[PDB]
Entry title: Escherichia coli transcription-translation complex A1 (TTC-A1) containing an 18 nt long mRNA spacer, NusG, and fMet-tRNAs at E-site and P-site. This is an experimental structure of RNA (mRNA with 18 nt long spacer), together with DNA, with 85 nucleotides shown. The structure was determined by electron microscopy at 3.8 A resolution and released in 2020. Ions in the entry include magnesium and zinc.
Context: bound to proteins that are not shown
RNA sequence: AUGUUUUUUUUUUUUUUUUUUGAUUUGGUGAGAGG
DNA sequence: CCCTGTCTGGCGTCCTCTCACCTATGA
DNA sequence: TCATATTA
DNA sequence: TTACGCCAGACAGGG
Numbered sequence: 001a002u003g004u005u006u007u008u009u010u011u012u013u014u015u016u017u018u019u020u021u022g023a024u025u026u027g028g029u030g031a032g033a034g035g
Numbered sequence: 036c037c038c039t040g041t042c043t044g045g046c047g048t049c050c051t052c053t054c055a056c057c058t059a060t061g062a
Numbered sequence: 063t064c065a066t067a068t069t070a
Numbered sequence: 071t072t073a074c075g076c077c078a079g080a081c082a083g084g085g
Stems, first nucleotide, its partner, number of pairs: 028057001031053005036085012059066004
Other pairs, nucleotide, nucleotide, family: 003005tSS017018cWS027057cWW029055cWW030055cWW041079cWW
């Protein structure tokens, strides 16, 4: 006084709940008791 | 033809709770 | 299983 | 299978 002087892949997926207008499920017949 | 038995339909209390039980057929 | 249709 | 009790309402029968 001086620096491209040990880089190698050691890598990424395109439409529902619209700021409170929406989902958890069971029909006749007949008998008996309470008031 | 106006009374009349007779027959046919149409009522018959609200509220609640528990339980069980549900068409036969068939080549 | 998949149509058949009402009494002592 | 039948086993209510009125009570209106309509209907064939007869003096």
The sample was in a buffer at pH 7.6. The entry has 57 different proteins, among them 50S ribosomal protein L15, 50S ribosomal protein L16 and 50S ribosomal protein L14. Primary citation: Wang et al., Science (2020), "Structural basis of transcription-translation coupling".